An RNA structure (Mismatched RNA Primer), together with DNA, in which 46 nucleotides are resolved. Method: cryo-electron microscopy, resolution 2.58 angstrom. The entry became public in 2024. The 2023 paper behind the entry is "Structural basis for DNA proofreading". The reconstruction used 624,040 particles.
Context: bound to proteins that are not shown
RNA sequence: AGACAGUCUGCGGCGCGCGGGG
DNA sequence: GATCCCGCGCGCCGCAGACTGTCT
Numbered sequence: 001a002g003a004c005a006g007u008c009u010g011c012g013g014c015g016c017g018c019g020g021g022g
Numbered sequence: 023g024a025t026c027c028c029g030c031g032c033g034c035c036g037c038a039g040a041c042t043g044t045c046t
Base pairs, nucleotide, nucleotide: 001046002045003044004043005042006041007040008039009038010037011036012035013034014033015032016031017030018029019028020027021026
C1' cells in the first nucleotide's frame, strides 16, 4: 500500500406491564 | 361490568448510515 471487519450512530417494527376515561 | 384504549420506559430485535481502525 487500498477494502473490509468491528464499533457506533440513525431509524423501523413487535412483545411487556402500568394509568385517565369510556 | 364492558374490552378498550393512548403516553411511558424495556427490550429486543431488526436494517441503513457513519466512522474507525483493520485486515491482506